Shown are 274 nucleotides from a PDB entry: RNA, together with DNA. The entry has 16 different proteins, among them RNA polymerase II subunit B32, DNA-directed RNA polymerase subunit beta and Histone H4. Entry title: RNA polymerase II elongation complex stalled at SHL(-2) of the nucleosome. It was solved by electron microscopy to 8.7 angstroms. Keywords: nucleosome, chromatin, RNA polymerase, TRANSCRIPTION, TRANSCRIPTION-RNA-DNA complex.

Context: bound to proteins that are not shown
RNA sequence: UCUCGUGCCUG
DNA sequence: ATCAGAATCCCGGTGCCGAGGCCGCTCAATTGGTCGTAGACAGCTCTAGCACCGCTTAAACGCACGTACGCGCTGTCCCCCGCGTTTTAACCGCCAAGGGGATTACACCCAAGACACCAGGCACGAGACAGAAAAA
DNA sequence: TTTTTCTGTCCG
DNA sequence: GTCTTGGGTGTAATCCCCTTGGCGGTTAAAACGCGGGGGACAGCGCGTACGTGCGTTTAAGCGGTGCTAGAGCTGTCTACGACCAATTGAGCGGCCTCGGCACCGGGATTCTGAT
Numbered sequence: 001u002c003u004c005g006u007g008c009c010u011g
Numbered sequence: 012a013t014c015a016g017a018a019t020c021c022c023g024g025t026g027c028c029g030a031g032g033c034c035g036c037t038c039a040a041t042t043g044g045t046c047g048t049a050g051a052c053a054g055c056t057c058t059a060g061c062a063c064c065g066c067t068t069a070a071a072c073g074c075a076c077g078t079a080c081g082c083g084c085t086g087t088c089c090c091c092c093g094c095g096t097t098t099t100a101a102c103c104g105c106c107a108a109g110g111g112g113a114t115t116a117c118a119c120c121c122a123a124g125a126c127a128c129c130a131g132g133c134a135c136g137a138g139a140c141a142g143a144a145a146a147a
Numbered sequence: 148t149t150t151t152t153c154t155g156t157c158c159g
Numbered sequence: 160g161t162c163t164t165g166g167g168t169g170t171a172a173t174c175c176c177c178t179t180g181g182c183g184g185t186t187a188a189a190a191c192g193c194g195g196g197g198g199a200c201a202g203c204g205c206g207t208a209c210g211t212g213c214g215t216t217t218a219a220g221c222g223g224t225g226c227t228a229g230a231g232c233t234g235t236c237t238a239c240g241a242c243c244a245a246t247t248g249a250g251c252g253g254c255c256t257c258g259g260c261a262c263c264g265g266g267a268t269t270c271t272g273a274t
Stems, first nucleotide, its partner, number of pairs: 003137009012274049062224044107179002113173003117169004122164001139156009
Other pairs, nucleotide, nucleotide, family: 013274cWW061225cWW077208cWW106180cWS108179cWW109177cWW109178cWW110176cWW111175cWS112174cWW112175cWS120165cWW121165cWW125161cWW126160tWW138156cWW141155cWS144152cWW177178cWS
């Protein structure tokens, strides 16, 4: 025991 | 011509004021090396200038001749040249006001940046083609 | 020799 | 959607050294009166200098013939200039002292006009 984005959500 | 006399040159004086000698410094001319390109030059070619000739023909020539403008002489008439006088303004000297290149200033004016809710949860996907070697 | 095989660095 | 600093090219608003000009006093410069005399102008004589023709004569020029001195084009090659970088020593700004010269007065001359 990745990590980076994007997506959809909840209060 | 002959002399009187104004006009002008010319000679010593003077002070004063630009010309020139002198000092300090600075930037342009010097020196030198490196590049590049223009021009001196050699050869070619072929164009125009030149010299010469035939004939002609229109244009220059010497002179005779008339004639008219050039020029000398004389007369006129008032226009400038020159001088006395009165007016007057250019100049000298002094004493301040005002112009345009230099400012900093204000401008915008535009540009640029730099920002522009907290927290959480979950699912889904995440480097290519030619370049240089291997190898059968 | 020719294609494979790994191989770096990529923009109209 | 924007808006809140920052840095970037114009356009004034003043603001000097010495140009425009205000004043006072003057002397020389000009304006004006004036007369006379000499120069411009007219006219005219005249006559000799020169336009005009005319055959008489000169030579310009217009077209052909032949042809290279030399103008001009092409290549080349290098030899001289354009320029780069340090430098230095004359040239130039400034500053003084003098003696050359404008000018002041005298005398002499040198012109010209009345005679």